[PDB]
Description: The PDB entry is titled "Cryo-EM structure of Escherichia coli hairpin-nucleation complex of transcription termination (TTC-hairpin)". An RNA, together with DNA: 86 nucleotides with solved positions. Ions in the entry include zinc and magnesium. Protein in the same entry: DNA-directed RNA polymerase subunit alpha, DNA-directed RNA polymerase subunit beta, DNA-directed RNA polymerase subunit beta' and DNA-directed RNA polymerase subunit omega. The sample was in a buffer at pH 7.5. You et al. published it in Nature in 2023: "Structural basis for intrinsic transcription termination".

Context: bound to proteins that are not shown
RNA sequence: GCGUCGCAGGCCUUUUUAUU
RNA sequence: CCUGCGACGC
DNA sequence: GTACGGAAAAATAACACGGCGAATACCC
DNA sequence: GGGTATTCGCCGTGAATAAAAAGGGTAC
Numbered sequence: 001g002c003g004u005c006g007c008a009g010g011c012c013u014u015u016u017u018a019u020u
Numbered sequence: 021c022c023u024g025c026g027a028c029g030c
Numbered sequence: 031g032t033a034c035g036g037a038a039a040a041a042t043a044a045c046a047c048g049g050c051g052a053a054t055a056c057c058c
Numbered sequence: 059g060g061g062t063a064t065t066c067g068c069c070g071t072g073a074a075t076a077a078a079a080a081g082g083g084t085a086c
Stems, first nucleotide, its partner, number of pairs: 001030010011082009031086004045072008054063005
């Protein structure tokens, strides 16, 4: 001051409640 | 492709 | 327990208002 | 028979966010 190896994650629809 | 974690090189 | 995914019954379900375009019925 | 001109369908629209569940391919 960076690069390599391994792990976890990136959703969709519907319903209900609450707030402004 | 982006985050967080663990390890190693000069 | 793997594999085509469609259409007809479902003992289905079912808003108010406004603008634009098409089927259609009057009027000479 | 041409020019209107009311009706009747059909499509588009109907505020803005945080939490907590439930289900993501059913048949022969």